An RNA with a sequence from Saccharomyces cerevisiae: 73 nucleotides with solved positions. The 2016 paper behind the entry is "Template-dependent nucleotide addition in the reverse (3'-5') direction by Thg1-like protein". Rfam match: tRNA. The family is grouped with related families in Rfam's "tRNA clan". Rfam 15.1 lists 5,335,975 matches to the family in 14,413 species. Crystallisation conditions: PEG 3350, tri-potassium citrate. Entry title: Crystal structure of Thg1 like protein (TLP) with tRNA(Phe). It was solved by X-ray crystallography to 2.21 angstroms. The entry also contains tRNA(His)-5'-guanylyltransferase (Thg1) like protein, not shown here.

[PDB]
């Protein structure tokens, strides 16, 4: 001098603008003599932060944060 990443308790998708999902994982069911394991519901969200744009932001524009790499040392 750069680029990535940030999103559920973790690891991670979201058509560059119509109110965000998946897999571990918990919760509860049932499969039953009982777990373990597979299925079914269900919980969980400061979509890093500010502010604008916009009828309407996780998505776009300004400016800012953390972390990880690259340069280089």
């Nucleotide at each position: 001098g750069g680029g990535a990443u940030u999103u559920a308790g973790c690891u991670c998708a979201g058509u560059u603008g119509g109110g965000a999902g998946a897999g571990c994982g918990c919760c509860a069911g049932a499969c039953u003599g009982a777990a373990g394991a597979u299925c079914u519901g269900g919980a969980g969200g400061u979509c890093c932060u500010g502010u604008g744009u916009u009828c309407g932001a996780u998505c776009c524009a300004c400016a800012g944060a953390a972390u990880c790499c690259c340069c280089a040392c």